[PDB]
RNA sequence: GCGGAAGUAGUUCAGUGGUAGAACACCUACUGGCCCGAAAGGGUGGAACCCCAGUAGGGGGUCGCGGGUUCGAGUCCCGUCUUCCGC
Numbered sequence: 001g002c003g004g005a006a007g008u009a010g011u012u013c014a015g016u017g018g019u020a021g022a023a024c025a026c027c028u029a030c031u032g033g034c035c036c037g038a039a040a041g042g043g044u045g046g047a048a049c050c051c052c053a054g055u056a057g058g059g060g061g062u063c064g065c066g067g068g069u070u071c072g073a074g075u076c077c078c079g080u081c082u083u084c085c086g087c
Base pairs, nucleotide, nucleotide: 001087002086003085004084005083006082007081010024011023012022013021018071027057028056029055030054031053032052033051034043035042036041064080065079066078067077068076
Other pairs, nucleotide, nucleotide, family: 008014tWH009010cHS015063tWW017018cHS017070tWS017072tWS025059cWW026058cWW037039tHS037040tHS069073tWH
């Protein structure tokens, strides 16, 4: 070269032609974290900061790129780039 799969946030993924999402991660606020107790409540010298947990909120995009069809494409068609596997 030829073929198959994939390319969407920091990460892994969903996405029905109807103008963009989920979970974790990151940011903010609140409550706590150890002991007893089922709880209420009590005990533990000290706040802030860091770590951890739980709840709620918020920020964040070249949908790899270009073209075509269409009112309008992340989605359909063509070309092209990158990764992985196979001849």
Solved structure of RNA (AntiT-tRNA flip UCCA) with a sequence from Geobacillus kaustophilus, 87 nucleotides shown. Rfam match: tRNA. About the family: Transfer RNA (tRNA) molecules are approximately 80 nucleotides in length. Their secondary structure includes four short double-helical elements and three loops (D, anti-codon, and T loops). Further hydrogen bonds mediate the characteristic L-shaped molecular structure. tRNAs have two regions of fundamental functional importance: the anti-codon, which is responsible for specific mRNA codon recognition, and the 3' end, to which the tRNAs corresponding amino acid is attached (by aminoacyl-tRNA synthetases). tRNAs cope with the degeneracy of the genetic code in two manners: having more than one tRNA (with a specific anti-codon) for a particular amino acid; and 'wobble' base-pairing, i.e. permitting non-standard base-pairing at the 3rd anti-codon position. A reference for the family is Hou (1993), "The tertiary structure of tRNA and the development of the genetic code", Trends Biochem Sci. Rfam classes the family as a transfer RNA. Crystals were grown from: 10% MPD, 40 mM sodium cacodylate, pH 7, 12 mM spermine hydrochloride, 40 mM lithium chloride, 80 mM strontium chloride, 20 mM magnesium chloride. The PDB entry is titled "AntiT-tRNA flip UCCA".